Annotation
An RNA, together with DNA: 42 nucleotides with solved positions. Crystals were grown from: 200mM ammonium acetate, 300mM sodium acetate, 50mM Hepes, 4%(w/v) PEG 6000, 5mM TCEP, pH 7.0, VAPOR DIFFUSION, HANGING DROP, temperature 295K. Released in 2009, the model rests on X-ray diffraction data to a resolution of 3.7 angstrom. The 2009 paper behind the entry is "Molecular basis of transcriptional mutagenesis at 8-oxoguanine". Entry title: 8-oxoguanine containing RNA polymerase II elongation complex D. Among the 12 different proteins in the entry, which are not shown, are DNA-directed RNA polymerase II subunit RPB1, DNA-directed RNA polymerase II subunit RPB11 and DNA-directed RNA polymerase II subunit RPB2.
Context: bound to proteins that are not shown
RNA sequence: UUCCAGGCCU
DNA sequence: CTCAAGTACTTAGGCCTGGTC
DNA sequence: AGTACTTGAGC
Numbered sequence: 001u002u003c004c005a006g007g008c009c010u
Numbered sequence: 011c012t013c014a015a016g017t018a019c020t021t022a023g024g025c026c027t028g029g030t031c
Numbered sequence: 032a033g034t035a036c037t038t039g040a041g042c
Base pairs, nucleotide, nucleotide: 003029004028005027006026007025008024009023011041012040013039014038015037016036017035018034019033020032
């Protein structure tokens, strides 16, 4: 690079 | 020959990190 | 998911 995940933008 | 499933197509848009393909 | 053409089907 890639694959999934989660997160932040009252 | 005219009616109810079949049969398929996006779902907003920047940015930042994790685990490991 | 919702949601809209398209196809398949009993008449």